[PDB]
């Protein structure tokens, strides 16, 4: 930096992964 998930939403946070 990127993808994939999840906390009812996220700008905030959490798990994996390249």
């Nucleotide at each position: 930096g990127g993808u994939g998930g999840g906390g009812a939403c996220g700008a905030c946070c959490c798990c994996a992964c390249c």
An RNA structure with a sequence from Gloeobacter violaceus, in which 18 nucleotides are resolved. Released in 2019, the model rests on X-ray crystallography data to a resolution of 1.66 angstroms. Lineage of the source: Bacteria > Bacillati > Cyanophyceae > Gloeobacteraceae > Gloeobacter. Crystals were grown from: 0.01 M Magnesium Acetate, 0.05 M MES pH 5.6, 2.5 M Ammonium Sulfate. The entry is indexed under guanidine II riboswitch, stem-loop, tetra loop, dimer, RNA.